An RNA structure (DsrA-SL1) with a sequence from Escherichia coli, in which 23 nucleotides are resolved. The depositors describe the entry as "Solution Structure of the first stem-loop of Escherichia coli DsrA RNA". Primary citation: Wu et al., Nucleic Acids Res. (2017), "The important conformational plasticity of DsrA sRNA for adapting multiple target regulation". It was solved by solution-state NMR.
[PDB]
RNA sequence: GGACAUCAGAUUUCCUGGUGUCC
Repeated sequence: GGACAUCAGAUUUCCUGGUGUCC
């Protein structure tokens, strides 16, 4: 830096923060 699971805020949702796992 990217992906997945989960919780909270935002939001007809292309967003943000915490926790766990993988590259």